[PDB]
Method: X-ray diffraction, resolution 2.1 angstroms. The entry became public in 2018. This is an experimental structure of RNA, with 43 nucleotides shown. It comes from the structure "Crystal structure of the bacterial A1408me1A-mutant ribosomal decoding site in complex with geneticin". Keywords: ribosome, RNA, aminoglycoside, antibiotic-resistance. Bound small molecules: geneticin (GET).

RNA sequence: UGCGUCACGUCGACGAAGUCGC
RNA sequence: GCGUCACGUCGACGAAGUCGC
Ligand code: GET
Numbered sequence: 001u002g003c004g005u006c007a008c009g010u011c012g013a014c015g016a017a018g019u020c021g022c
Numbered sequence: 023g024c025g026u027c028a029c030g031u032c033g034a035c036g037a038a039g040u041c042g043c
Stems, first nucleotide, its partner, number of pairs: 002043003006039001008036008018027001020025003
Other pairs, nucleotide, nucleotide, family: 005040cWW019026cWW020026cWW
C1' cells in the first nucleotide's frame, strides 16, 4: 500500500443493411 | 410492427488477477 492501462462479468445509453420468437 | 439474442463505441458497477508509474 496510492494513481493510470489491460483482461473477465453485470447493467445502461447511443449506433440504416446481423439473429431468432410472435 | 413488438419482443429476445449478438456486435461496435462510451459510461457505471462487481472479494482476491495483469502491466506501467
Ligand atoms: C441495431 O439494429 C441498432 N439499433 C442499429 O442502430 C445498428 O446500426 C445495428 O444494430 C447494427 O447491426 C449494429 C433489428 N431487428 C435489426 C437491426 N439491425 C438492429 C435492431 O436492434 C434489431 O432490433 C431487435 C428487435 O427487432 C427490436 N424490436 C423492434 C428490439 O427488441 C427493441 C431490439 O432488437